[PDB]
Context: one part of a larger RNA, bound to proteins that are not shown
Formats: sequence, C1' cells, structure tokens
RNA sequence: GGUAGUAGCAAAUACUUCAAUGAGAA
RNA sequence: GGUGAACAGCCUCUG
RNA sequence: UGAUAGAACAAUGUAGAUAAGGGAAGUC
RNA sequence: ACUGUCCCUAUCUACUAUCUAGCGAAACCACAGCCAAGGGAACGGGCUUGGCAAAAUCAGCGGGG
RNA sequence: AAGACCCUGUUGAGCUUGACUCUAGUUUGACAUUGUGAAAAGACAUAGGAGGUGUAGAAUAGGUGGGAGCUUCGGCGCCAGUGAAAUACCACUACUCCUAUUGUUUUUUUACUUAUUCAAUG
RNA sequence: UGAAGACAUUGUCAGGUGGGGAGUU
RNA sequence: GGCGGCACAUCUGU
RNA sequence: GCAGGUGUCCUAAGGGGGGCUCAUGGAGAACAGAAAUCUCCAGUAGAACAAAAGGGUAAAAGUCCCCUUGAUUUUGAUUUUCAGUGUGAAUACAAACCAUGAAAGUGUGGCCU
RNA sequence: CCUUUAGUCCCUCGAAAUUUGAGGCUAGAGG
RNA sequence: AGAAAAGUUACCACAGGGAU
RNA sequence: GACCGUCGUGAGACAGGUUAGUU
RNA sequence: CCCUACUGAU
RNA sequence: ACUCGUCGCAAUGGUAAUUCAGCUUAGUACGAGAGGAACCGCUGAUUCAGAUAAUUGGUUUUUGCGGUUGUCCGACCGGGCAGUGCCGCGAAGCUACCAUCUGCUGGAU
RNA sequence: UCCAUGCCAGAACGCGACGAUA
RNA sequence: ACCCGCACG
RNA sequence: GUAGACGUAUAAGAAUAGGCUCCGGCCUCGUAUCCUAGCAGGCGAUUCCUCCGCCGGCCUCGAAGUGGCCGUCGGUAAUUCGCGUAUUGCAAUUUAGACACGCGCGGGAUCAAAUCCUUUGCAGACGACUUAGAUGUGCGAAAGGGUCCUGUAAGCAGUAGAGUAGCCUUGUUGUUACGAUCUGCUGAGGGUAAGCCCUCCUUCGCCUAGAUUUC
Repeated sequence: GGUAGUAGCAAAUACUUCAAUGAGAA
Repeated sequence: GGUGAACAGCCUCUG
Repeated sequence: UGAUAGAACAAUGUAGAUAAGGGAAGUC
Repeated sequence: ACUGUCCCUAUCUACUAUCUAGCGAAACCACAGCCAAGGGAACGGGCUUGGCAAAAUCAGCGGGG
Repeated sequence: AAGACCCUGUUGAGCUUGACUCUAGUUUGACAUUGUGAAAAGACAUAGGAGGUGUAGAAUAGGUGGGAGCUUCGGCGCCAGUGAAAUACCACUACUCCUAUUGUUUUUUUACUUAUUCAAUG
Repeated sequence: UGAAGACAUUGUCAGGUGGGGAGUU
Repeated sequence: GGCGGCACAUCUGU
Repeated sequence: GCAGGUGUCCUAAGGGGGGCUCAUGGAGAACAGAAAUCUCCAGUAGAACAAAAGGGUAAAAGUCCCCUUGAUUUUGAUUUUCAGUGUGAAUACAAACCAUGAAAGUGUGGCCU
Repeated sequence: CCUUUAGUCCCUCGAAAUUUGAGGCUAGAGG
Repeated sequence: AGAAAAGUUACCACAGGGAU
Repeated sequence: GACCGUCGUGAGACAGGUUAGUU
Repeated sequence: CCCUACUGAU
Repeated sequence: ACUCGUCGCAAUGGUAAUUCAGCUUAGUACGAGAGGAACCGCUGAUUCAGAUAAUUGGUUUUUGCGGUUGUCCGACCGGGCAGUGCCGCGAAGCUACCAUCUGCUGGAU
Repeated sequence: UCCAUGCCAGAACGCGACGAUA
Repeated sequence: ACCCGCACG
Repeated sequence: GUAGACGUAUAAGAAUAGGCUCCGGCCUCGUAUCCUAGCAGGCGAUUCCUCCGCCGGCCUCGAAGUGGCCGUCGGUAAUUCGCGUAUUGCAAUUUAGACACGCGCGGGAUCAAAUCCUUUGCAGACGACUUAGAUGUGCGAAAGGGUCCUGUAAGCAGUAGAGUAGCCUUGUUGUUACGAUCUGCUGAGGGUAAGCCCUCCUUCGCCUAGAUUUC
C1' cells in the first nucleotide's frame, strides 16, 4: 500500500472549544 | 462596590 | 481535574428495589 | 398513629436504538475466482468441460466435531 | 490385537524328609498285697443213658484195623448202584447233649473287718 | 486310738511310643 | 580303587 | 613248620648271554662236639623253580656272574567297539624299533573291583 | 542301618492228609 | 547337622519381567 | 469399558474419585 | 466445523 | 445507456381441488331367495385458492346522539383528575369458516 | 412426466406499431 | 435551429 | 470504418421404385444461362432504334416490403472507319464498389416534452403509485337539498307532579316558596366527510404559472 475513509468513537494522543479550583482588575 | 431585571454583558492567568 | 460536535424533549423510555416525603382510604 | 391498601414525587440499580459532520484502525494479503460435473492412493479455488454480473448476498431453518 | 506361552516373588493344594541310642511324659497285658462266710454260675475227677444227614445212597456214614456168612434169620453179608469214606461180624478210642456226685478249681455279687489306705497322731 | 474298707490303692516284671530331656556324628 | 615281595632281627602265639 | 605285633635292609620285576651242579649218604680235618666251615667219592634229580603227569626241567626251565632296567616305544588306507573334543581313541594283528648274544636266534608289557 | 530285588526252599515258627506262608541267612543297587 | 524347618510341582490366586 | 485408591485377605465392596453451569 | 432445499432481499 | 409517452408481441418462469352425498336411471337389471345395481345425467355439500361487503353479526380503531358520574385543590368560578370515567343506539373502517361470489382443461406416454 | 390452454410475472442490458418532437 | 471558429475524408 | 468487393449476375415447387414440357420431345453432367471489345475505356463519323441509367404517373410488394409497365432526358461497336495513348524507359499498389453517418469538436441559438412544484385519493411502514392545475361540463373556499344517525333541545305554557312550610273572607282547577319526574309547542334539536352525493353563474375568489435536463 490493499483491506478502507471500512470496523469503529473502547484505550491512545493531536488541535479547537467548554466547564470547574484558586486569584485579580474593569 | 465585585454578575444579579437583563430588546444587557459574561475579561485574564491557573491543571 | 473532565468532555468529540449538531440533530435526536436533556434519544424515547422500560423494569425492580429504598429502616424517604406527600396525597387518598379504614380504624378504637 | 398504624396498615397484609392505592397513587405520585425523591434516591439507587440494570436495560437499551439512529443519522450527519469530524477523527480514524486492526487481523489478513505470492496470484485468485462463482458454483456444478468429470479424471485422479488427493473431499483440486490454480487440471478438463460447462454455465454465472444473482450457481452470489444478508434474516432464517437443521444438522454436520 | 485380547492373547495363548515362558520366567520371578508372595499365597494355598499338596507329596516327602526333618538322623542314631537311652529316657521322662507315658503306656498295654499279667502277677502279688487282696481276706472270711452266704448266694450262685462256668470249667476240670468220675459212674452211667444216648450220639453221628452239606450231598446222594433204601439209611442219621463216628473214625480206625482186618474180613467176605461168624449166621439165632438167608435178614442182611456178597454182587450192584450212590457216595472222600458201604455196610455182616469183633477189637480200639475220639470228643459231644445231658443226669447225679464220688469231688477239685475258677469267676461275679452281697455282708463283716483280718489286707490296703486315711482321720487323730503321742 | 478310730474310720472307709476288700471298691479303690501300691509294688513287680514281659511288650510299644518317645522330635520333649541326656549323649554321638 | 587296587591288594606288593613272609627278604631279615625281637616279643605274643606257645 | 604254619602265624601275628614292633625295629632294620632293598637300581622293581623281566629279558638275553656265560659259568656251575643239587637233596642226601660215606670217608676225613684245631676249636667243631647228632647239628657251624672245608676236601674227596657215591650221587635221575629223590634239591630247588613252576605246575598238579599217567613221561616238567641237569653242561637246564635249577643256582651264581655281565648288560639292560627305557615303569609299558612307533606306524597301519587293516579287525571289534566307541567317538557333538572325527591331527581320531582303545583293542586285535602285522611290520618297524629296542635289550642281550660272537652268531644262531630269543625276548617282553598279570588278575580283580 | 534300613529301602528295592532274587536265591539258600538251607534253619526256625506255622499252616497244610505231605505242599506252601512269614522270618533268619546269602548277594545286584541306593542313601 | 536333624525340630529349626526345608526340597519340589507343565498346579491355584495376586504382582512383576520376556516374546508375539 | 481401565486405572489411583480406602476398607478386609481364606473370599470382596464402594456416592470415592478431577467438574458444573452459561454460551 | 460446512452447506444444499428454502423463505424476503439485492 | 436508451428523446418522452400510448397501445401491444411474448422469450422465459411458476401453477391447475380434498372428502362427499339427494333425485332420475331402477327396488329395475342382476341375484335361488335374501338382498340389490352400473352408465348417462341433474342438484349439491364440505375443503382449499382468489376476491367482496347489499345484507347479518362482531370490533385492542375512528367519531356521532342521549343519559350517568365521582376524587382532590379547606371551600369555590374553575383547575389536576379517573394516565381518554361509564352505560345504551348507530355510522365508517377492518372484517367473519360467524357472511357472500368465482374456481378452469384437454391430450400424450 | 411432457405438450398445448387458462391464470400470474414480463427480458429494467428482447421486440413491433403509433403520437409529439432542435 | 441559424452564426463564428477548426480537425479529418 | 467494415473478419476482407473486383461480373462480388442466376427465385418454381415436388419426387428420387421418378419427373419436365413448347405436346415435337426431353433429364448422369450448373462442364449450364445471362453478361463480357473501346484512354480504368476518349473525339468525330458511318451506322442502329438494341441495351442501360435518372426522375414523374399507373400499379405492385408487409414473414425482417419491392419490382413491373408507360412517359421525359442522357449515354448506347449490331456494322464500318479516321484521329490521339509512347520517354510511366523489362514487374514493384490494378490508389475504382457497397453500406453507417460525410468523421467528429468548442462558444453565441429554438421548439417539444419530462423531472421538480401545488394538489388529489381508487394508492399509501416510509419511499413508491394516481388525479387536477394555462378559460374550463375549470378548480378551492360558504350556502341549499337529498341522505343517514340519535332521540324529541333551550325556553314558554300546563296544579301535572311523591309531597313540605306559611297566608288568609277556608278554596268541587284557593294562594306564596321549594321540589327529581309528566303533558303541548317538537319526526324537536344536534352531527352528517375529514376516504356520503348533486348544484347553472345559489354566492365569492385565481388563471396564458416557475427552477433542472434532453432529440
């Protein structure tokens, strides 16, 4: 590489976003 | 003073 | 510290238990 | 207050289906087809001869260790 | 292959051995101690009566030795069957079934103490 | 001194056994 | 497995 | 005489060759006298060795010297028997060899269990 | 010593109207 | 060698070995 | 069916033996 | 551990 | 793929009912009697298969009309209600081996 | 068992006629 | 259906 | 281009122990019949009305469609000639038919339908199928009647009403208040198509629609 954008969203980690814990300032 | 009428706004750091 | 996202009422819901509460019924 | 009475609310337990995005493997892989029939100390997917885009595909069934 | 078959060890069925000489343990038989009376029985001393078939043969054949008329008779001897043994006759002894005693023993039982053994124990 | 009492009882030989006991090879 | 040959001297036999 | 018990001595038997004659009797010889030793004569064997003569042996078959003592030699296609150890074994016979003798020749290897 | 076997038909003990049975003795072989 | 126990079986039961 | 056994050796017996359920 | 009958289905 | 559509042809595939009586024939024929036909028909019945709802029933469905309820919120207009209160008649729809209709066609070996 | 016959399906990769058509 | 381009018989 | 032109000519049927015909005869033999000369085929004649081809008319052909006749025009060695072919240099392809459309393409340019849409119900697990939308016997909204179903609506008037409590000159429809239920308006009222019918305009309203694809 085919299987295959298939089985899959279980572990695994990548990015974005979101919650909390503790601090602030407007 | 530190959301608390609000056809509002909800910033930053923190594992 | 944790979570893929939109749609699926927050899928729809289903059953069994609880020395929990409320309502209803009967008593002396 | 009690109940071998009923319903509802609260708590706990188990059951379970789907699409669309996005993310995204692995076993296995010399070639390969679809079975049936025929040779053959071999049950031939690779020999011979037939017929297959459906003599296959899932939900079955009932057997074959 | 199940095996059959062969061998080893244990167990049974066995068969045989497990010496020689005395002897305890023993042991069989007889003997004496072990008597005296009564009751009996058996066997040995006798005198007597009578014996005798497995068979056949007329016959109930002791057995032995001679012998074919001693004859009271021709009964039976003789002959002849039949039988290990055949008969008349006269000589012998073997035992048996018994009676009695003319008696010897043996055995069993009973009774008593004289043997034996115990009690006392001098 | 008494009793059971001629039942027992005791002794003697002729035989048998003997692996137990003694001795031998 | 064998028995030798009395070939000599002394005692028992005696 | 026939025996048995103790103590000595033995190159075993056999074979061949050579020499001699024995038992006994008589006559004799210092011890020696029935019987010791020697010599002569007579000496059919009357002694000894084997056998069991009804005819054994006399310069020997007896008795003394020389040599062998080698105590069971070898071979056989041949007899008999045997052989799971078949150069065959034992045994019989023959030949060879060996011992003696000068030669002639002779000579040899039991019976039992 | 006994066991297996045959004989002496010898000796003894018996039987048996006269012939045998059991022992002794002898010898082939074992322990 | 003798009373302590032995010998032997085409034998039985059990276990083991060998050969098919 | 063929063995480890336990209980007896004059012969024998055993709810004792290594699984049961789901799938 | 493998399939022909065979039902709906491409 | 075939421009769309209408009406057709049929290559080919699958498939044609289980039992059962009444009349007539005829109590004749036959059969000794007793018993008692077959064929042609004709009516059919059950079975299965395909349809259908005029009628007739039913209804885990839908409503129409009439009547009838009670609970609790203290009570009440009214609400939460009986997880759509109930009972008679009836329509539609589904239907019915609980109703009706149709069921074929011969030959060869 | 097979032919016709009826019923059911009709080759979407068989076919014919017709209408309207760059 | 007409026009414009351009590739082969 | 084409599994392959070079004269790419030829219609009885039927039997094979028979058959054909012109009615004379004939059949083993398709070894036959037609066609066949010219610059890959010219020009002009002499000469012939023979053969071929195209268009029209009349007829014919359908099992998977075609030929005949007549006419127009063009060509036309049956016969007889005169003109040119060369040097393509002794062979190197004899570049000649039929069919499918001329092969096939890209940008401006027009009908007719279908798909989509709305709607409909004989159809519907969802898809799927079917009506009807553009002038009409149109459609999608009130009304009318038919038709069913049920049971007689509110309200009014009746001493009708088991009765109860008061009022008064005491009442043979005494009276005021309450009271399920009865009588007449009343075959009343109500619902009746969402999957029951039919309307002459019974009334009112909308029209020649609009995205995609293809000869």